[PDB]
Context: bound to proteins that are not shown
RNA sequence: GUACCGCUCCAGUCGUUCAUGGUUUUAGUACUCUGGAAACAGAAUCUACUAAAACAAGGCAAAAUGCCGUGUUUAUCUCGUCAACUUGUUGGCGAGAUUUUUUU
DNA sequence: AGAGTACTAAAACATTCAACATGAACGACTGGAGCGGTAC
DNA sequence: TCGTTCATGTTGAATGTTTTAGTACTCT
Numbered sequence: 001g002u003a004c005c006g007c008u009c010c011a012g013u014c015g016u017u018c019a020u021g022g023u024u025u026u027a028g029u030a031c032u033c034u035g036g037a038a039a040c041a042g043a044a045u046c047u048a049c050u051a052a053a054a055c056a057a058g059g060c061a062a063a064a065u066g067c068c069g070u071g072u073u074u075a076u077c078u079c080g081u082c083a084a085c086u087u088g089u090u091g092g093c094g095a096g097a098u099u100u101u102u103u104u
Numbered sequence: 105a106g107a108g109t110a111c112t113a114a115a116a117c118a119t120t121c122a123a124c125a126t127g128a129a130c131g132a133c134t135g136g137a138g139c140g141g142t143a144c
Numbered sequence: 145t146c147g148t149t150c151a152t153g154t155t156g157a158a159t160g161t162t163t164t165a166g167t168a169c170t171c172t
Stems, first nucleotide, its partner, number of pairs: 001144002005141001006139016022055009032043004058068003075098006082091003105172019
């Protein structure tokens, strides 16, 4: 020095398990305007705060205590190298076609 | 023929403008560090 | 650190302005 044990604590990773929030649309009430003398009426439509209700395009599975979407090829195309999916494609192996010109 | 004028349509060189977020808890592994030590 | 001595900086989409060619008139 390496492998080796058990204790103690620490950090990270993987992987899992959460709650709260954020962004856009209707009922809003605080709104904007119109008509209207105003009353009042409706219609809009800026700020807010709540009811609701959706967040990578998708694929699935279909009510199940459900998942993946920031993990690899490998430089592309030939040649075969045989075998298995079987229209194909795979799986490998290798050599080329490819990188300076004379070259056996 | 040849070019200024004035516009017109279009293409390059560059400018400006956006990106879903906190507080937690725990199995393993991994390694890290202190304790001693045997083989190879 | 007297010393280039742990060692670089996004991906997309929409504008503003700049550059040139074309065309027709009009001038010469």
single-guide RNA, together with DNA: 172 nucleotides with solved positions. The entry also contains CRISPR-associated endonuclease Cas9, not shown here. The reconstruction used 217,173 particles. It was solved by cryo-EM to 3.8 A. Primary citation: Du et al., Int J Mol Sci (2023), "Full-Length Model of SaCas9-sgRNA-DNA Complex in Cleavage State".